[PDB]
Context: one part of a larger RNA, bound to proteins that are not shown
RNA sequence: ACAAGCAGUCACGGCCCCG
RNA sequence: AGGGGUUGUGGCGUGCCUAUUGAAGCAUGAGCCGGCGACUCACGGUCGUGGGCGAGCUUAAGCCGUUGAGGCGGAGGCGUAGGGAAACCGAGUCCGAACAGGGCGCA
RNA sequence: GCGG
RNA sequence: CCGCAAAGUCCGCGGCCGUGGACCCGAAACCGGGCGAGCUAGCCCUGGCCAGGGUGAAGCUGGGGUGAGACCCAGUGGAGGCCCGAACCGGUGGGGGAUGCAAACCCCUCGGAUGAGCUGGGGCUAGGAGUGAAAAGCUAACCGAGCCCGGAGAUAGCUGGUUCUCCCCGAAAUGACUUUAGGGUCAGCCUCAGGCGCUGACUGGGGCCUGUAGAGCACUGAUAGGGCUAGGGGGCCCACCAGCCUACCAAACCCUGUCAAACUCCGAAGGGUCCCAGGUGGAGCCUGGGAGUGAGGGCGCGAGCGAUAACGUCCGCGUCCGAGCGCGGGAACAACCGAGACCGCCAGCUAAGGCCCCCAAGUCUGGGCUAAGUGGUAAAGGAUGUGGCGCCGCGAAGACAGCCAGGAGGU
RNA sequence: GGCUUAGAAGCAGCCAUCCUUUAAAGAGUGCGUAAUAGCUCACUGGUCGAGUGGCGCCGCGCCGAAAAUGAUCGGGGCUUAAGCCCAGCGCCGAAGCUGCGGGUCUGGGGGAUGACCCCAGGCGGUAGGGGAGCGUUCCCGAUGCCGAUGAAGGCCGACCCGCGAGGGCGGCUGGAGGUAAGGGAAGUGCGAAUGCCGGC
Numbered sequence: 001a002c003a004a005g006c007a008g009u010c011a012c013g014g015c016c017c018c019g
Numbered sequence: 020a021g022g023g024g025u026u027g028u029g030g031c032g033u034g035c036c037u038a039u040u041g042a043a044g045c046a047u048g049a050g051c052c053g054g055c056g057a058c059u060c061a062c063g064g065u066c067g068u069g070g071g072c073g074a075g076c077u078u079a080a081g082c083c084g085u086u087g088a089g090g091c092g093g094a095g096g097c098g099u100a101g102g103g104a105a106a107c108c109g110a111g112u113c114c115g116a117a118c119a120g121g122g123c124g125c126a
Numbered sequence: 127g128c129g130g
Numbered sequence: 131c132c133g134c135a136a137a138g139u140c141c142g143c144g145g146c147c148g149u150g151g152a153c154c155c156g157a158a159a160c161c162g163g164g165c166g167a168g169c170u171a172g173c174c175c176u177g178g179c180c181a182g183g184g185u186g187a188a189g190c191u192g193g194g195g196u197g198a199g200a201c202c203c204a205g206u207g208g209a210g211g212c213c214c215g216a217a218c219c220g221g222u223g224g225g226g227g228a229u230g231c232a233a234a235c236c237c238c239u240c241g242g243a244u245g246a247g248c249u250g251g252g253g254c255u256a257g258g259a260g261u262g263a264a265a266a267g268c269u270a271a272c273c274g275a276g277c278c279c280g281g282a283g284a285u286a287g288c289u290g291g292u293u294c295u296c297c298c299c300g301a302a303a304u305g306a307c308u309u310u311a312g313g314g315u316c317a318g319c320c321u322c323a324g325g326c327g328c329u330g331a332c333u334g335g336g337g338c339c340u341g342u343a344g345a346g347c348a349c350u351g352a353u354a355g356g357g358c359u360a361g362g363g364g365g366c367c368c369a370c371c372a373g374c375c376u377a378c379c380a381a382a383c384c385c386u387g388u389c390a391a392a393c394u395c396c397g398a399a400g401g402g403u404c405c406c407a408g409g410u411g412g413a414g415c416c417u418g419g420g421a422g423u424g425a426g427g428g429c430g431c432g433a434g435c436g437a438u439a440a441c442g443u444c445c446g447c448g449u450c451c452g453a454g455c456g457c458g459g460g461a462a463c464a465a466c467c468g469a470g471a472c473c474g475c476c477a478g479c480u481a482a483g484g485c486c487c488c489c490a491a492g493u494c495u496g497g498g499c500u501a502a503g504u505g506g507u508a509a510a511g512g513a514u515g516u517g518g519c520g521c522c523g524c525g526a527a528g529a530c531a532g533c534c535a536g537g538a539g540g541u
Numbered sequence: 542g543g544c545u546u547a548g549a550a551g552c553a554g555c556c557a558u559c560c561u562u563u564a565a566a567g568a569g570u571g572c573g574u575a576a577u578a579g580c581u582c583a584c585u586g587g588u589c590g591a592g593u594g595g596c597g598c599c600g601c602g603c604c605g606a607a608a609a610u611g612a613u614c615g616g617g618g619c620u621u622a623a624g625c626c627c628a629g630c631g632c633c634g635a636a637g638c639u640g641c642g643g644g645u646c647u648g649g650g651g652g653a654u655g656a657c658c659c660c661a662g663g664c665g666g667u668a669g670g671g672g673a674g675c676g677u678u679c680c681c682g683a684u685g686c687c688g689a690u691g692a693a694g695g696c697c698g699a700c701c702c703g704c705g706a707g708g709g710c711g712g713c714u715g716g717a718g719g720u721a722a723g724g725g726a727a728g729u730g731c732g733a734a735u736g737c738c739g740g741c
Stems, first nucleotide, its partner, number of pairs: 008031011035048001037046001050741006060150013075097003081091003101108002111123004127134002130131001153291002156288001160281006171255009180245001182214003185210001189206006218242003223238004257273001259269003294674006304317005318423002320420007328411001329413001332408009344396001345394002350390003354386004363376002366373001426451007434443002457468003472643004477639003483633003486617003492630001494629006505619001511604002515601010532588005538561003544554001562566001567582001571580002644664008675730001677727005685720003694714005700709003
Other pairs, nucleotide, nucleotide, family: 022699cSS026027cHS034049cWW035733tWS036047cWW039041tHS040426tSS040464tWS041455tHS042046tHH056731tWS056734tHS057291tWS057731tWH058292cHS059152tWS071076tWS073137tHS074098tWS078094tWH080092tHS084088tSS100109tSS102112tSS102122tWS103105tHS103106tHS110124tWS115117tHS115119tHS150152tWS155289cWW157285tWH158284tWH159282tWW166256tWH166257tWH166270tHS167170tWS167255tWH167260tWS171261tSS180216cHS181215tHS186207tWS186208tWS186209tHS187208tHS188207tHS195200tHS196198tHS217243tHS221222cHS221239cWS222239cWW227232tWS230232tHS231235cWS256269tHS257276tHS258275tHS262265tWS290734cSS295705cSS296704cWS300668tHS301422tSS301667tWH302423tSS302453tHH303452tHS321670tSS328410tHS330413cSS331409tHS341342cHS341397tWS342398tWH343397tHS346348cWS347390tWH349393cWS353387cWS358382cWW359380cWW359381tWS360380tWS362379cWW363378cWW363379cWW366367cWS368372tHS394395cHS419670tWS422668cSS427465tWS428465tSS433444cWW436439tHS436440tHS451464cSS454470tSS454471tHS456636tSS458482tSS468481cSS471665cWS480635tWH481634tHS482634tHS484491tWS485491cHS490633cSS493623cWH500502cHS500622tWW501620tWS502620tWW503504cHS503505tWS504622tWH506618tWW509606tHH510605tHS513602cWW525591tWS526528cHS528590tSS528591tHS529590tHS529592tWS531589tWS537583tWS541542cWS541568cWH542557cWW542568cHS543556tWS545553tWS548575tWS550576cHS550577tWS551571cWH551580tWH552572cWH556557cHS563565tHS563566tWS564585cSS566567tHS569570cHS569581cWW570581cWW573578tHS574575tHS575577tWH614617tWH618623tWS622624tHS674706tSS676729cWS682722tHS683721tHH688717tWS689717tWS691715tWS691716tSS691717tHS692716tHS692718tSS693715tHS703705tHS732733cHS
């Protein structure tokens, strides 16, 4: 493992970790 | 009451360098990493600048001393006057026949 | 050259 | 007269310039001195090699022949850059191989093979030189001038590359000249330091300069139709000496009607310059230090060239990109529209462009049109497409349409 | 019907296309044919009762309209529009403008010559000019000072300072060096050079 990509960035959520 | 890792969905989004009017560019270079890898030095010059001295400023080679101590050395160089091919004159001078004008000088 |  | 400052000069520091390899790497080449003929080319010396088969020259002998001959026949003989073919030497055609078995090989085929033959050993000739049955071939796996070291860091107006950070300003791709054109010198445009100080762009008023747009025909030319008319043609025709007439070609002039970058009787809008005034701006002027640029490009407008072609080309004015390939719009997209990004915000207003869904905001309001998915790529031209105007003609002296009719004859 | 012609006599070429009886009827619009019977046309006359037939502008559409891989206005879809024209109202929309906080430079004002605050303005950027800094190696500072209670180098950090290059601090590694304030001097910072050497 129904998915279109110079691979990052902004956002939100899920899970794990330190408290 | 926060942060770290991860990334499912949504938004946005055309590598780097070089060369070009213009490159994501189907133009150049680079597999990736580490190390080596390109505007300097001497002497002269010309501005600027930090100090010393100032109508003066300054020494070179050397010599003495030192042994990471400095000093001496004035030969010489730049400045202190310029104008003219020059002879030459001189705060002037050159061209000129000129006490004409003008060039270059003089604070 | 600036001011004494 | 005393202080400071200053001529100037000395030393340090920094920018840049000159000379040197002068920012680093890179030629093809040129020159000097050596090293190579154990590869290859030629020659010299001395050795070696070429199975087997085939063809059958000269000469010789004999026979024939003749005056003698030439000559003919047979036998013998064993010649030859002769023939067939191994070794050996080659390398014709094809196939394979092509990071090979191999930096020239393999298979099949093919040339020479007693010769200008092949080959071993010993030698000689080399770099503008050798050697060459000549291909500029070969001279140690690249020879139109070998190899090595050196001059040497040759030179390269060319190509590439050029390494930490932040802050301010910020170009040019033009002109002149240039064995110059993708390189330079100067100017222009950038930047820094010192000085000056209102002088700057732009704007108001005023004066002067100008020959474009447009227009015009007065000049120079072009030019349509007509009238009038010097030279003729045309020509009834004359030449004895005139004429005569031209529904045609000829200036000038007149009327009507036009064209022009190198035409202008005219002539703007603008543009340039000076004065006075506003203008304090990363304005302007002066001296000096450092540059970079001297390949531009798209677009709008004005022209030339081109074909009233080109993402064409060449100037001029302006703009943007270049350097704003940062941002919004234009589906995407340097230069079209909007707008000049110092940083941060899960705040607000707008610009171009948008507001049915993708996709933020109107399935917003009123009037009209379109029926072609026209909108959503094009022209001459064609058409009872549709809606809205205008002007004619014919009509109740009954039109238009259809129909009922008649639609004859001299012939 | 006439030059036409074996006829074109409305209905082959010509010639003019003369007339007439009429409400009109062409010496003929086609069909019929070769000229030909018979249709039909024009004209007139009735029927019918209200418009009809041209031109010429304007708006929006139609045809004219064929090129090569799979189509499409960017798509889906849209028809009193979600198209076009005219007139409006509201909203959306950028790094433009505003609000709030901050930086730097410049000018002004503070105080008085960087003592820090206040107000305002500038701050896209290639070639290039200028300015201020960071770090590397080395020297003076240093017969010093830090250092086995752990030097340099290495590996982490979500911490502190700085616009940034960087500088601290802490934990681990490491095991003997390192070197301040302030100055001095350079073989001083690499991602590219089909760069060089090595590793993979």

23S Ribosomal RNA, nucleotides 526 to 1261 from Thermus thermophilus HB8: 741 nucleotides with solved positions.
NCBI's taxonomy places the organism under Bacteria, Thermales, Thermaceae, Thermus, Thermus thermophilus.
Crystallisation conditions: 0.1-0.2 M Arginine-HCl, 0.1M Tris-HCl pH 7.6, 2.5% PEG-20K, 7-12% MPD, 0.5 mM BME.
Rfam match: Bacterial large subunit ribosomal RNA. A reference for the family is Yusupov et al. (2001), "Crystal structure of the ribosome at 5.5 A resolution", Science. Its family is annotated with structural constituent of ribosome and ribosome in the Gene Ontology.
It comes from the structure "Crystal structure of the A2503-C2,C8-dimethylated Thermus thermophilus 70S ribosome in complex with mRNA, aminoacylated A-site Phe-tRNAphe, peptidyl P-site fMTHSMRC-tRNAmet, and deacylated E-site tRNAphe at 2.45A resolution".
Among the 50 different proteins in the entry, which are not shown, are 50S ribosomal protein L25, 30S ribosomal protein S15 and 50S ribosomal protein L29.
Released in 2023, the model rests on X-ray diffraction data to a resolution of 2.45 angstroms.